[PDB]
Solved structure of RNA, together with DNA, 88 nucleotides shown.
Method: cryo-EM, resolution 3.3 angstroms. The entry became public in 2024.
The entry has 14 different proteins, among them DNA-directed RNA polymerase subunit, RNA polymerase subunit ABC10-alpha and DNA-directed RNA polymerase subunit beta.
The reconstruction used 44,794 particles.
The depositors describe the entry as "Cryo EM structure of Komagataella phaffii RNAPII-Rat1-Rai1 pre-termination complex".
The 2024 paper behind the entry is "Structural basis of eukaryotic transcription termination by the Rat1 exonuclease complex".
Context: bound to proteins that are not shown
Order: sequence, then structure tokens, then C1' cells
RNA sequence: AUAUAUGCAUAAAGACCAGGCU
DNA sequence: ATTAAAAGATAAAGTAGTTGAGCCTGGTCATTACTAGT
DNA sequence: ACTAGTAAT
DNA sequence: AACTACTTTATCTTTTAAT
Repeated sequence: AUAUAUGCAUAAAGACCAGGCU
């Protein structure tokens, strides 16, 4: 000389297992 | 002249890959004995 | 003097 | 996890030069 900050209006789960569909 | 040595043919056995496309639904994703807060 | 994280099975 | 395959190993042995 300014002035505090006292704040946050979207992030994406994926991998396995089981049962079905034509 | 004949047979020990052995390099190499190869017979036998051990090992290893890999399996039709997509689509949907639901369920799960440890566990418990050791050691520090009040 | 008891409890819950917690890490290894 | 069987079917098919490749790879590997040890066995064999015939072969050769040595006894």
C1' cells in the first nucleotide's frame, strides 16, 4: 500500500464369476 | 591280419500350444491376531 | 487397564 | 484338456581305424 485466505457448479471404477440370447 | 574306440545316426520319449462370432442380465471385490491410544 | 487399526495370510 | 505337433534326450550301433 493492499488487505487476509474463512469457496469452490459434474466426475467417468475396472477386473473376474455365473446364467441366458442367435 | 583282426577288434578297441568312438563319432555319429537315429530311435525313443518328454514337452508344449490352443481351441466360432457377437449381445444381454445379475453378483462380487478377503481376513484376523499383534500392538499402540486414554 | 481395555480397543481398534491393520497388515500379512 | 485331448489332439496334434515339435523339440529334446539318450540310446543305439554301426562305423572306422586300431589291436